[PDB]
Context: bound to proteins that are not shown
RNA sequence: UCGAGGAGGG
DNA sequence: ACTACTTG
DNA sequence: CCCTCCTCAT
DNA sequence: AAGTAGT
Numbered sequence: 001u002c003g004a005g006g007a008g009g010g
Numbered sequence: 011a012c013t014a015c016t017t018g
Numbered sequence: 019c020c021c022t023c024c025t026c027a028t
Numbered sequence: 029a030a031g032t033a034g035t
Base pairs, nucleotide, nucleotide: 003026004025005024006023007022008021009020010019011035012034013033014032015031016030017029
Other pairs, nucleotide, nucleotide, family: 015030cWW016029cWW
């Protein structure tokens, strides 16, 4: 090498 | 008049 | 709308 | 939830 969640940028 | 909806 | 990162768990 | 199309 599969995705989902969170935190950030103008 | 109530329900079935899609989509940001 | 575009982008960046970390944590997690088949 | 908003708002509309359909039952």
Molecule: RNA product strand